This is an experimental structure of RNA (28S ribosomal RNA, nucleotides 2112 to 3520) from Mus musculus, with 828 nucleotides shown. Entry title: RPL13 (eL13)-mutant 80S ribosome from mouse. The entry is indexed under Mouse liver 80S ribosome, Spondyloepimetaphyseal dysplasia, RPL13 (eL13) mutation, RIBOSOME. Released in 2025, the model rests on cryo-EM data to a resolution of 2.46 angstrom. The entry has 70 different proteins, among them Large ribosomal subunit protein uL13, 60S ribosomal protein L17 and Large ribosomal subunit protein eL36. An Rfam search finds the family "Eukaryotic large subunit ribosomal RNA" in it. Clan: LSU clan. For this family Rfam cites "Crystal structure of the ribosome at 5.5 A resolution" (Yusupov et al., Science, 2001).

Context: one part of a larger RNA, bound to proteins that are not shown
């Protein structure tokens, strides 16, 4: 090049009107209509991976399979703020040096086995040293203790102290500002308090309290108990907990959501009704206090005529029922935080912004096998028993230490005050256009949140919140053939290999169910009635009272 | 107002206020008999074949009768062991294990059975009467090289086990008062000669076997026969309830699969703006 100006620019219901900018609009944008995703969403965030797509301004060359006044395209600027949010720290399956072997060699195999594998501490001595130097404190060497049951690497979903209201950007944000917290760690040269820890004998003076002198305690205290107060000394060793446990299924106890009755404020209807219908009607975290929820936790007492009790169960002379106590949980209320500060409405102001000012208000109840969340009790199952470590605490002993009566000593896990917390990640898509799939590909990709009606229901169906423009284009006709949906007289599988495909059945309740069988079943076996809306009726409960 | 020191009260066939939600069941009346009005939402019987169920599988043409499965049953191994792995270390797995265990293999639930056969080929014990039997040693000749004796493990060989190892299960004769058929003896090859069971079967050539049902007509389907070209018992025989996007007949229902086409709907094809390929020559 012809094909060919041909095929094609048909999966997921849908666009109309007016306007603005603009050389220009079917498509950009503002408003008005009419639909859709109908919360297991076309929403609202994240985890890979992606790397600047995210924001703003300008451009329309190319690209975005029509168009663009548009963009995840081009240009040209700017944007990721942490001690309490992760990495970073532990180990887990497993990687993987050294010692050892082994092997021509690069080098394997080994991970506790064919190693003198400890470099450190209470104390104690011995010696230099430096100081708020009478004395402590650094620093060498010696006794004393000591397993690393061995390096290191391995989770941005395991473990793993500790932040959360409220404002703020064109994009940040539990990061910034504003306000209340909080956790480690450090203070030596004592930060301040309070514990410890200040009692009792025998006199003497003192009128007498209440002071001089001896001498003797004194590492807290309360409950029968269970434990409980604001501390309440203590090494090396030891013992033990907590991080540290599956899965189902049943209750319960709280929160959010829903629901239902009023009272504000505002806004939609009033053609006729409707005292209506729609919207909103807050208090973080840490402390404190009470309420609810749990308990194989205590003390009295002794039970058969057996009681308790639970939807099941269970549970008692190894102490039931009663009575009276005691932990622990506390995400609920009330309070400090707190209304000053959101939020609704209503009005008044300077100017682009003043977290401007200001009035009122943020209320009172009630329900439930209703959904989620989580917290508890209690059971099933299992020839399945459903993680290790770092860290942290408690306990047992009792080697020390301190001080002699001072207004004191060691000590203190008790209330307050001081200081400091370094690196790295953070921006955005997170998918019918930011990720692979050769691209804006009906294809693939790990989560979290989860409203109204119908109704078993996270089912399908319409709807609020929120979101979109119908999936790379429009117009304008309605021919054949075609994909995709119905329907069809009289027959009723006569069609085809073959009832393939379609069609009929379908829910719930009342009756009714055969053969056969491992007795479990077979079963919604088969077959048969009802079902709409109105108006009543009858059962089916909780509280408080009882002269 | 409100207590409360008291006999004076008696709540007892549970009385009276308030208070609240969610169903059941009856029942009147009503409409053109519609009413689970949309949405959701099993078509049933009577049978045969396979596989027990549940599970799995060929990612991109095969989802099944294949494979697993639990149950059976056989085989090895006491650890200087069996099984495997490794170029190499008494170097790994099993093994953080110990026969109620690891490793190796068929078969496939339950039920009820699971016959003959060790001659072949594997496996596996030991009597050795013992034959063959390399290297290394040993003795002999020769001057050595060389060569000849004897002596020789294990394996063969030889005697054993053993089929729920692999696998095999025949004819040929002798014969019971119409026949046809035909127990009882006896014999070959390579040991048994196919037992129980089942069958034109997912296993039969002939053949679309035969005889009965199913129809109006059946090479189809089921039930039955038995010399079954070539069924058969853990190369598992027979059977079965219960499942099954597994092959198969019939029967209700039911219907555009048919007679026989037909109308209506969306999106396309169409024509027009814009845009704009490829196979193939």
């Nucleotide at each position: 090049g012809g094909u060919a100006g041909u095929a094609g620019c048909a999966a997921a219901u849908a666009u109309u009107c007016a306007a603005a900018c603009g050389a220009g609009a079917a498509c950009u944008u503002u408003g008005a209509a009419g639909g859709c995703c109908g919360a297991a969403g076309u929403g609202g965030a994240g985890a890979a991976g992606g790397g600047u797509u995210c924001c703003a301004u300008g451009u329309g060359a190319a690209c975005a399979g029509c168009a663009g006044u548009u963009g995840a395209a081009c240009a040209u600027g700017g944007g990721u703020c942490a001690g309490u949010c992760g990495g970073u720290c532990c180990u887990g399956a497993g990687a993987g040096a050294u010692g050892g072997g082994c092997g021509a060699g690069u080098g394997c195999c080994g991970u506790u086995c064919c190693g003198a594998a400890g470099g450190g501490a209470c104390g104690g001595g011995c010696g230099a040293u430096g100081g708020c130097c009478u004395c402590c404190g650094u620093u060498g060497c010696c006794c004393u203790c000591g397993g690393c049951c061995g390096a290191u690497c391995g989770a941005a979903a395991g473990g793993g102290a500790g932040u959360c209201g409220g404002g703020u950007u064109c994009a940040g944000a539990u990061c910034c500002c504003c306000g209340a917290a909080u956790c480690c760690g450090g203070a030596g040269u004592g930060g301040c308090g309070g514990a410890g820890a200040u009692g009792g004998g025998c006199g003497c003076c003192g009128c007498g309290a209440g002071g001089c002198g001896u001498c003797c305690a004194g590492u807290g205290c309360g409950g029968u108990a269970a434990c409980g107060c604001g501390a309440c000394c203590g090494a090396u060793c030891c013992c033990g907990g907590a991080g540290a446990a599956g899965c189902c299924g049943g209750c319960g106890g709280g929160a959010g959501c829903c629901u239902c009755g009023g009272g504000g404020a505002g806004a939609g209807u009033u053609c006729u009704c409707u005292u209506u219908u729609c919207u909103u009607u807050g208090u973080g975290a840490a402390g404190g206090g009470c309420a609810g929820g749990g308990c194989g936790c205590c003390c009295u007492g002794g039970a058969a005529u057996g009681g308790g009790u639970u939807c099941g169960c269970c549970c008692c002379g190894a102490g039931a029922g009663a009575g009276g106590g005691g932990c622990c949980c506390g995400u609920g209320c009330c309070u400090u935080g707190g209304a000053a500060a959101g939020c609704g409405u209503c009005g008044c102001g300077g100017u682009u912004c003043c977290g401007g000012c200001g009035g009122c208000g943020u209320c009172c109840g009630g329900u439930g096998a209703g959904c989620u969340c989580u917290c508890g009790c209690u059971g099933g199952c299992c020839c399945u028993u459903g993680a290790a470590a770092a860290u942290c605490c408690g306990g047992g002993g009792g080697a020390g230490a301190g001080g002699g009566u001072g207004u004191a000593a060691a000590u203190c896990u008790c209330g307050c005050g001081c200081c400091g917390g370094g690196c790295c990640g953070u921006a955005c898509c997170c998918a019918u256009a930011u990720c692979c799939g050769c691209a804006g590909c009906a294809g693939g990709u790990c989560u979290c949140c989860a409203a109204g009606g119908u109704g078993a229901a996270c089912a399908g169906c319409c709807u609020c919140u929120g979101g979109c423009a119908u999936g790379u284009u429009g117009g304008a006709a309605c021919a054949a053939u075609g994909u995709a949906g119905g329907u069809a007289a009289g027959g009723g599988a006569a069609g085809u290999c073959g009832g393939c495909a379609a069609g009929c059945c379908g829910g719930a309740u009342c009756c009714g169910u055969a053969a056969c069988u491992u007795c479990g079943g077979g079963a919604u076996a088969a077959g048969g009635a009802u079902u709409g809306g109105c108006u009543c009726u009858a059962a089916g409960g909780g509280c408080u009272g009882g002269g | 107002c409100g207590g409360c020191c008291g006999g004076c009260g008696c709540c007892u066939a549970g009385c009276a206020g308030c208070c609240g939600a969610c169903u059941u069941a009856g029942a009147a009346c009503u409409g053109g008999u519609g009413c689970g009005g949309a949405c959701c939402a099993g078509g049933g019987g009577a049978a045969u074949c396979c596989g027990a169920c549940u599970g799995u599988u060929u990612a991109a043409u095969u989802a099944a009768a294949a494979c697993a499965a639990a149950g059976c049953a056989u085989c090895g191994c006491g650890a200087a062991g069996g099984c495997c792995c490794g170029c190499g270390g008494c170097g790994g797995g099993u093994g953080u294990u110990g026969a109620c265990g690891c490793g190796a293999u068929g078969u496939g639930a339950u039920u009820u059975c699971u016959g003959c056969c060790c001659a072949g080929u594997g496996c596996u014990c030991u009597g050795a009467a013992u034959g063959u039997c390399a290297a290394a040693g040993u003795g002999a000749a020769g001057a050595a090289a060389u060569u000849c004796a004897a002596u020789g493990a294990a394996g063969c060989g030889c005697g054993g086990g053993u089929a729920a190892a692999c696998g095999g299960c025949g004819g040929g004769a002798g014969u019971a008062a119409c026949u046809a058929u035909g127990a009882c003896u006896c014999u070959c090859u390579u040991a048994a000669g196919g037992u129980a069971g089942c069958c034109a079967a997912a296993u039969g050539c002939c053949u679309c076997g035969u005889c009965a049902u199913c129809u109006a007509a059946u090479u189809a389907g089921u039930g039955a026969c038995g010399c079954g070209c070539a069924u058969g018992a853990a190369u598992g025989g027979a059977u079965g309830a219960a499942c099954g996007a597994g092959a198969u007949u019939c029967c209700c229902a039911c219907u555009g699969u048919c007679c026989c086409u037909a109308c209506c709907u969306a999106c396309u094809a169409u024509c027009c703006a814009g845009c704009g390929a490829a196979a193939c020559c």